[PDB]
RNA sequence: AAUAGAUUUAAACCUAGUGAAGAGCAUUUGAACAAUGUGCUAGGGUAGUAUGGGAUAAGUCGAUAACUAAAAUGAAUUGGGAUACUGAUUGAUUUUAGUGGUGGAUUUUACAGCAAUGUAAAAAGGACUAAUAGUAAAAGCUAUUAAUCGCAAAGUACUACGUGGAAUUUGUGCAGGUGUAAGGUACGAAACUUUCGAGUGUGACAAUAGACGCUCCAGUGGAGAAUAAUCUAAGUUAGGUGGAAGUGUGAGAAGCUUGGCAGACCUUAGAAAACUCAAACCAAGCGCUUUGCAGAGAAACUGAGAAAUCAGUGUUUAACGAAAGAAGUCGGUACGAGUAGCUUAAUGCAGCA
RNA sequence: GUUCAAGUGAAAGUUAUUAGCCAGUAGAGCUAGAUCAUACAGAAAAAGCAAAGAGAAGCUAUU
RNA sequence: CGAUAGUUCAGCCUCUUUGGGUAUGUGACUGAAUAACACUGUAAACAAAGGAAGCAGGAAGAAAAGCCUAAAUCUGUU
RNA sequence: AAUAGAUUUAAACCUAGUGAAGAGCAUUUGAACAAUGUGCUAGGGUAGUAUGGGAUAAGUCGAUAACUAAAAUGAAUUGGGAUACUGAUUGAUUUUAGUGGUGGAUUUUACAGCAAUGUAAAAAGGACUAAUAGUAAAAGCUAUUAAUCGCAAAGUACUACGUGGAAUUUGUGCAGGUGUAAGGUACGAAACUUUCGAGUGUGACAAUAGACGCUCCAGUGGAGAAUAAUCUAAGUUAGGUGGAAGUGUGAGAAGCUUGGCAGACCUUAGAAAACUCAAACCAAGCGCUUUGCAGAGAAACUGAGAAAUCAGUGUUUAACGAAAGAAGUCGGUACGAGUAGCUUAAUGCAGCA
RNA sequence: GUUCAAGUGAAAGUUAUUAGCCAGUAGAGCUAGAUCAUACAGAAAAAGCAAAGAGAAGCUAUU
RNA sequence: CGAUAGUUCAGCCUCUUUGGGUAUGUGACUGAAUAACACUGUAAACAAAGGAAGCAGGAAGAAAAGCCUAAAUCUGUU
RNA sequence: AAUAGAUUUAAACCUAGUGAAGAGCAUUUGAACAAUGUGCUAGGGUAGUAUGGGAUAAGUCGAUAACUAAAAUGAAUUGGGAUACUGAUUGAUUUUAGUGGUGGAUUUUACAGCAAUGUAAAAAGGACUAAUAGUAAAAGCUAUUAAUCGCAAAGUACUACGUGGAAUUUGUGCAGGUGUAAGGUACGAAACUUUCGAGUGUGACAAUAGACGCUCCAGUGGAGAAUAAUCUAAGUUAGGUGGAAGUGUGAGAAGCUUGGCAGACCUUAGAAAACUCAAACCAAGCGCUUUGCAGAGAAACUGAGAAAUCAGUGUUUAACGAAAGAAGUCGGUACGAGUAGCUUAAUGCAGCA
RNA sequence: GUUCAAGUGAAAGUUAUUAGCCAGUAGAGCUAGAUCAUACAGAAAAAGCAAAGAGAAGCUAUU
RNA sequence: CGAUAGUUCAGCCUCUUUGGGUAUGUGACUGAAUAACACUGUAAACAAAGGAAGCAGGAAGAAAAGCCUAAAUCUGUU
RNA sequence: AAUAGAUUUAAACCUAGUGAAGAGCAUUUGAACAAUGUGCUAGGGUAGUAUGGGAUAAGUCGAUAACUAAAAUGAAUUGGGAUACUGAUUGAUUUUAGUGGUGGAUUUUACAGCAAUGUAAAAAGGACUAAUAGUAAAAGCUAUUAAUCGCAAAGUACUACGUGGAAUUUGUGCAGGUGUAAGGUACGAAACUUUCGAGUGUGACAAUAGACGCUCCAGUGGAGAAUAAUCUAAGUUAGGUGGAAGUGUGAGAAGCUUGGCAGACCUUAGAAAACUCAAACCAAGCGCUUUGCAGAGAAACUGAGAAAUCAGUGUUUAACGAAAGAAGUCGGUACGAGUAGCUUAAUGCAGCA
RNA sequence: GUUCAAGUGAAAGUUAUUAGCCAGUAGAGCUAGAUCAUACAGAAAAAGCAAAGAGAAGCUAUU
RNA sequence: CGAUAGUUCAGCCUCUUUGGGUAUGUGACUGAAUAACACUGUAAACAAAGGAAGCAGGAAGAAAAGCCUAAAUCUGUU
Repeated sequence: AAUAGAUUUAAACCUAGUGAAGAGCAUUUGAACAAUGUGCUAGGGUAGUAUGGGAUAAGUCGAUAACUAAAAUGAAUUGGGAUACUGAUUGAUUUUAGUGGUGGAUUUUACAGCAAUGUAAAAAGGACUAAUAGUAAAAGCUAUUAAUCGCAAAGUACUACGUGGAAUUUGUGCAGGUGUAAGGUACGAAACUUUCGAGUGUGACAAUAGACGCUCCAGUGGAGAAUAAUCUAAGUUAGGUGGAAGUGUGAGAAGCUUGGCAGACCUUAGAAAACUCAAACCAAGCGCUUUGCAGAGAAACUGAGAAAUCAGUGUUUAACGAAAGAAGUCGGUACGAGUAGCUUAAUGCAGCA
Repeated sequence: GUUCAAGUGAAAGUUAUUAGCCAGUAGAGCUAGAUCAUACAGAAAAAGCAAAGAGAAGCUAUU
Repeated sequence: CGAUAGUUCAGCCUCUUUGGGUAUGUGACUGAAUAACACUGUAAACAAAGGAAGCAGGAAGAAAAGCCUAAAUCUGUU
Repeated sequence: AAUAGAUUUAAACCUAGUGAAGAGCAUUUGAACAAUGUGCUAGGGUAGUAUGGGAUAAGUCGAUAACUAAAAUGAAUUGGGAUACUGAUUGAUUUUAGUGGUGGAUUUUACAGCAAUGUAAAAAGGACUAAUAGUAAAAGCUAUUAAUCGCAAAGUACUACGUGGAAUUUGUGCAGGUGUAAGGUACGAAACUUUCGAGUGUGACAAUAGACGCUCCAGUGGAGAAUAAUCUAAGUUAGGUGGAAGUGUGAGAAGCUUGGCAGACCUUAGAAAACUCAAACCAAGCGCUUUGCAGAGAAACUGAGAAAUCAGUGUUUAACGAAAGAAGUCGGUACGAGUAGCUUAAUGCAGCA
Repeated sequence: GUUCAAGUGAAAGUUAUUAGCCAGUAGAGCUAGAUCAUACAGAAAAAGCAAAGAGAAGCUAUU
Repeated sequence: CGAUAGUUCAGCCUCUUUGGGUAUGUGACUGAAUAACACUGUAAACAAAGGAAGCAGGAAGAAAAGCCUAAAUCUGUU
Repeated sequence: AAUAGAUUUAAACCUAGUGAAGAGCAUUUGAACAAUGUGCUAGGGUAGUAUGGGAUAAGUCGAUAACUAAAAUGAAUUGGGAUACUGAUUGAUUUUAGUGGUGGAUUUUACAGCAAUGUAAAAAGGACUAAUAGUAAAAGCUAUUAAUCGCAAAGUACUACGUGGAAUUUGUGCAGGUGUAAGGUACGAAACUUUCGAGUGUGACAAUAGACGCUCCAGUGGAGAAUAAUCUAAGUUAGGUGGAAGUGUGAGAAGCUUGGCAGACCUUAGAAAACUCAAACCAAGCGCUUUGCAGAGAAACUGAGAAAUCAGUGUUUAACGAAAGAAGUCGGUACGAGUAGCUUAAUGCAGCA
Repeated sequence: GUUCAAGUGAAAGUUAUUAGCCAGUAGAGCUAGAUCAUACAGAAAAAGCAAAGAGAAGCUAUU
Repeated sequence: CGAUAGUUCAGCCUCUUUGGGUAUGUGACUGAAUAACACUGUAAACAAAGGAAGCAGGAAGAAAAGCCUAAAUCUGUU
Repeated sequence: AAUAGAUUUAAACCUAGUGAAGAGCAUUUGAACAAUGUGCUAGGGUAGUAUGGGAUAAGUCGAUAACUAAAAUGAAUUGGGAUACUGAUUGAUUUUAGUGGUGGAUUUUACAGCAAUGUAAAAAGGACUAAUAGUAAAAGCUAUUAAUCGCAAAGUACUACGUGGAAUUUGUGCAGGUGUAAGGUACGAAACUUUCGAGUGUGACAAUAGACGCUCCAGUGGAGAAUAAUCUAAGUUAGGUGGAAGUGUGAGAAGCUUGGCAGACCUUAGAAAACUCAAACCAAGCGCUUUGCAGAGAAACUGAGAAAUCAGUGUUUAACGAAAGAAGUCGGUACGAGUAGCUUAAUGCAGCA
Repeated sequence: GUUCAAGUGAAAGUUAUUAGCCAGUAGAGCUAGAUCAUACAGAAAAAGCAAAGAGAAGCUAUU
Repeated sequence: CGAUAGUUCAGCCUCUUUGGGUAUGUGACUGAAUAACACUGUAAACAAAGGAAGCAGGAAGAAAAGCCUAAAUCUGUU
């Protein structure tokens, strides 16, 4: 120090006590004891809940990074507005908000403890999973993100803790059944997706103010000076407000301080101009629009003509066109067969619902 | 009715192709040995079978 | 009196030709068809999740004895 | 060069083709050919329609005459209005509107064309018909008017073209029927028409204005200065207007130019005056009014009278009167017969409906 | 009842005029020869006819 | 004793007168009445307008032949 | 010149004509004559009506007196009102209105006329009747009044005229009937009337005004100057009015002239003053009120008393009282009889309805 | 029941007055002779009548 | 024992008285009552008013004659 | 001068008259007398009522004291109000109101009177009764108050007066009935009362005003000067009022005089100030609140803690607590017995309704 | 069922006290002579009575 | 083999004790209970208030006489 054999023993976190009733509690009582019910009882631990305190950067959880959004202020490009201004893109700065898987976990080591357990470190520049991105797409792979470090004081009460493994779930899918000339490689088709051009909608704000009174001139009216208001923008500057917050209060109002509020109320700056319709113009972004083959030619242009018209060239971009493609789905992809059928007209066959 | 075109464009079926047969074998089925390819082989010829082609025979036209 | 053509939708007879054997031949290429895929079916077994009941350690028994886990005593070995 | 005889022939404007189906077209077809329907087909001409162009003095048809209307402006006569003004007549000028038969025809000649046909000239200082006027009236005749000369360009498409002669129309009206002493000439009547005088209606435009306010005087009011309006005339001058027109417009408005508009709106000039009724006055033009014979006399006048009244002369112009007349209608127009009848009163017979 | 006036004013009918006749001659009809005109002619006169006039006879008045 | 007048509505007798033949006579003038005018009727024929049908020139035929118009060929005359 | 006798005669105002139908008229008629109806017809007178004229002092009747009313203006007495003013009486003046019997008649005379009749004068300083007054009243008588003088022009038409004497009226009232002691004289009564005093009603007109505005002072008001109006009186002066009148008008309005109108509208002059009730005062005139006898005494006064009260004198003038009287009505007016009856209380008998 | 007053104040009836009678005499009526006046006259007295007055007889009081 | 009074509602008897005739007597005074007044009745006659009918003067008559009024003629007187 | 005996007599205040009807009155009457009804009649007294007069200090009863209330004015203490002012207590002064038993009586004496009766004095510094206070309370006793002095004149009318003793009341409560171990002394209890402290309600008045107009400045407004009013207090001063009173009036109003009235109307003086709630403060007086014994301890304080909380000391004054007491009511007050019973919880027994 | 407390706290009844008896004696009632006090006295002892105490006999526990 | 205790709810037998008489004893103290208090009952009598009827003084009687009060006369005493 271990293997081995028998023996005895075994309390739902640990230690201690008892081992089917002593203890402990309940009932009873004015109270003890007995009696009757009851197998647990005491301490420690871990977690939760309730409560208390208001320390602390830190429950309104905090600090530091990172990231993502949104504002606000610059700047730079690009546009739009008559101007104030303003749409888009890029970048900076600040502010505000949000996020943080398994895991406050596990395992190992050390220490404290009889122990449960606590504390520290490591595993962990980790594993697994999820999300996103890329590989253009399914899978799979790769990458990134799921930060780190810390608190929630010193108290009380209550609740809970384990083991065990029946269902149920889920996955692996054999046999059997149904279907198919299976499966593989390539090719094609349909579908789908992406890209690049067109066309077409949407898409860039700020208004367009002068009553009543006064003065002057003038008979049945006009002029002037200056405006109350009105309408825009902008502003939390003042002022004003708030079922604001604190202080002030014996409590509260007021006041003071801070903060929000610009819709309202205030303040400031404007209210230029302008005949209509059409055409033209209309950024970025967003939305929508596309079967194959063969043919024809509304337009448009050219020529002729005085024109009607005729001749010629054209175009379905007469709103759609061109490319590209992975994974999957379908498919004798060859013959039948350029055959049958349908049609030969401004459309016709085939595809599509 | 004859002659000459055009556009589009299948399906059924096919296990090398063609033609038959089976719904009490609907199959990578059976028959011919019909056609084709590849290997070997082997109706000499009657009969007889099959297939294809060639004749019977009706209708018609220009100069 | 000379040159030429369409035919007739299948049946007989006439002929002329051809033919008689055995394997082999799968899809565009390959490659099976007793297989192989798809769907259905998804048993049993295993694995993962889940967690009832019961419980003076656990698994089963009408109940006690027996089995497994755990602890120390006695014996005995290196 | 014509007459004649036989023969053959005959396409709805002409030429060409075909002569009862070739062609051409239709059906069919994807297309040819065939087949089936279909007798016409091609070119030229003439006319119409639709279209195009906007030339041209000239489709909005034009130019030139003539004529007829209507305006407007002068003038001259004549009137009316208080005045502005204005009714009528005549004449001039200008403007505006209207008109133009057969006939954009026919025939003849010339030319072009094979021809249909086209072009030019003549007939044509024409004929016919119609309207108007005259002959005063129906007819008939005569005269005048129904001008002349020119365009509607250069294109396309479509439609049509002839012959033939059945109805139907219209005219000539025989025979027959009915009626009448027929018809002619003259005369008369009725009717009708015209002319000339009367009377009587109609008939010649322009009104007739002063609120409220201001000033001055004054107690219970008055005056003044000047007027908004109102009512007339006139005006397309301005101004204003127009489901105007052009230009200007990309289109349109505006503007400009031209034109209309004077009811409206503007402008100008006026708004004097004035007791009623009656009488008187009342142009031109337009409308209306009229049986014969005989008689009477509402009135009116004269005389007398004081008047009532009386006497006398009068007038149905007491609203009608006088002439003239063509064509037609009616008619023994002579006798009956100045007869019958009716009436002799202020009316009476006859005529008329 | 006598006498004297006035105004107006027809019709029927009439084929030279007058008077009759015909509605089985209603007519430029017939009859008389009635009247008239124009031409010729020719009841000498009885009878007889027709027409017209003249007598019968009733009614009446002044001085 | 002298002068004068109305009568009587027609019938007889009395008388006196007149009369006896034939043509002719139409309207104011003429001029017919067998006619002539007016109305009705307006036939037939003709003329003008109109224009159906039909139509490979036209007119008629059940249809072809015949008739008329038109054109050139043949014959023949001046 | 008259009486007388016979004869004849007799027209409704008179004369003339006719004397039972001539005339005249009507009917008829176109008209005469006849005929038929009809007795009146012609002239003159008187009266009325209608009409005409508008002379005249004078139909609107006038002139002159007289008288009676009513106004208006003076005056003189007397009153009333605050004053303007005013009630009554008397007298004057003026104005206005009213009245006038029989009788516009009769009779007589004269004249004219044939006459009816007319004209003039007288009777007539009248008669009769009526009214009024007086005699105080009915009658009767007396007196007064019922003036006088003049017109209604000169014309026309129509109507009428007399005599006669029946009713009916009225008056005289006899006889008869009914009633009453009749009638006369005187007296009395009732009734009635007058006069004179009282009392009591009625009775003598004129009101009693200051809005609104202006000015001045003043905060929540006051003062002033001057008034529109209102209410009285008076006025036909102005002014204004009139179903006025004339002129002016051709007719009419207006205007002018004259007249009415003072309710209205105008003009003029005033609108002073004032506490109530009672008492007092209240002219002239008008209205109303009165049985006899006897008695009592609401009041009123006197005395006493402090008064209640008592005593005394009184008065129905406590609203009526006194005279006077004619004609008429009633009445044995004397006795019964100062009797019966009723009553002796503040009243009682008698009278009266 | 006795005694004494007061005021007012009739009517019926009455032909000189009083009393009776008559409704088949309701009257200036009749009767008595009752009363009165005026004139004359004349129941001497019985009987008898009438009227008036005086007695019968019942009721009562003071001192 | 003295003085005095009311009575009785009429009837008998007793008495005493008075009386016997005729005119006359009207109202306050007179004066009638056969009357006279009043009322009623108001006849007849007369008077006044009124005025019908009728009407060739009037009054009466069935009508003519008669009567009255009126006028002139004839006779006659003073 | 009295006792005694017989006799006679006896009018509802007294005297006189009469003694069962004279008188007097009533009825009757025109009036007397009679008659009939009727027993009282005359004078005096006392009281009341009605009336008259308006003297008197004195019916409106007065004077003087005393007492009790209430005002008003001082003062002194004490509080409350911001101030004007004001709550309470004590005392003074004045004013106003109220009170006065038997008894305006009785008895005695004197006088006047025949008398009823009147007048004066005394009893009376009284008695009785009532109220209040004290004795602390019922009784009882004691004390105080229930003053004293005077009028309501001089007149008239009416009414009444006494005696007698039946009810009825009230008090004394015997007998009988019912109840109780009676009654007395002491003690205790309940009840009741007083006193002293607490607590808690109530409790001390005066408000908190500025419209319209004017002026000044200014465009959409503001300022100023000064206020009408409003609201408080106070005031019978003025002024004003009064179903006031007198005077003035013939009567009355007005006026004058006096008095009331301060709600109203006038006058005077003010209307300062102030955020709410709570706490605190809140006199005198008045009201309300209290069973015994034993126990517990909501609070409150102390200590600890950061607090929850815990420990300790406490208190039912956690709203009631402490004394004292007379008369009466109840009571074997001693034993049963500190026993039975109930309870031992924050309450429990006993008492109380 | 045993043992030990606490608070409050009666009533019935009691005529010296205790125990019986009477509802045809519910009483200051009767009985014992039971107890006590005060005065006197007097079942010597059987029987017999009463009262109180002591034994019969059933149930049970620690070391 | 030693020490100790609860008992049993009353009945028998065993015993041991005690007892035998007469008065007296009332509440806290006294003091009665035939009494005494309270309530009820409150008679009769008395007292006070009250005041009907009646009334020629009063009280009673069918009514007169009698009784009491009052007044003067007669008798009589001190």

Keywords: natural RNA nanocage, drug delivery, RNA. This is an experimental structure of RNA from Enterococcus faecalis JH1, with 1976 nucleotides shown. The entry also models potassium and magnesium ions. Method: electron microscopy, resolution 2.94 A. The entry became public in 2025. The reconstruction used 225,901 particles. The depositors describe the entry as "ROOLefa-octamer-wild type". Ling et al. published it in Nature in 2025: "Cryo-EM structure of a natural RNA nanocage". It holds a match to the Rfam family "ROOL RNA".